[PDB]
C1' cells in the first nucleotide's frame, strides 16, 4: 500500500487476492475485538392484524 | 408461526 473482524475515525490484531480467523489482556454476555458516534446485526416491551 | 406500525436498550466484569 490493498483488503478483512457491521458503518464512520481511532485502537488492537490478521491476511495478500482472499474475506477468512484458533489472532484481536483475560473472563463472560444472545450482544458481533476496543473507544466515541451510529442503531447494521442482536435483543426486550407494546399495538393492530394474518 | 409470520407481518405492519411504536417504544426501551444497545454485552457486561476484572487486572
Nucleotide at each position: 500500500g490493498g483488503c478483512c473482524g457491521u458503518u464512520c475515525g481511532g485502537g488492537c490484531g490478521g491476511c495478500c487476492a482472499u474475506a477468512a480467523a484458533c489472532a484481536g489482556c483475560c473472563c463472560u454476555c444472545a450482544g458481533a475485538c476496543c473507544c466515541g458516534a451510529a442503531g447494521c446485526g442482536u435483543g426486550g416491551c407494546g399495538u393492530u392484524c394474518c | 408461526g409470520g407481518a405492519a406500525c411504536g417504544c426501551c436498550g444497545g454485552u457486561g466484569g476484572g487486572a
Solved structure of RNA with a sequence from Alistipes putredinis, 65 nucleotides shown. The entry also models magnesium ions. It comes from the structure "The structure of pistol ribozyme bound to magnesium". The structure was determined by X-ray diffraction at 3.1 A resolution and released in 2019. Crystals were grown from: 0.01 M Magnesium sulphate heptahydrate 0.05 M Sodium cacodylate trihydrate pH 6.0 1.8 M Lithium sulphate monohydrate.